Context: bound to proteins that are not shown
DNA sequence: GTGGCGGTATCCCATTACCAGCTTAACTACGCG
DNA sequence: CGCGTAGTTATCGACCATTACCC
């Protein structure tokens, strides 16, 4: 004080405190990691 | 419109950008109970 | 007749600005 879910801490697992809240789709683009290769 | 990674040239993965669709309803009318 | 299914008809306009900014 606001009934589920997502994020994130903390937890005596009973729960607590915070946070976000424009989101779907679909075509291309970049971008960051990893692994080879090879001058 | 990239810098202080040495350079390209397969592929893998993950998240963006960037520009395209989108993301109603009031008011009618006609089959069944 | 009143209700659950369902079918007509209506609206969709625009931007500035260009040799640095973070590592």
């Nucleotide at each position: 004080g606001a009934u589920u879910g997502c994020c994130c801490c903390u937890c005596a697992c009973g729960a607590g405190g915070g946070g976000a809240c424009a989101g779907c789709u679909g075509g291309u683009a970049a971008u960051g990691g990893g692994a080879u290769a090879c001058c």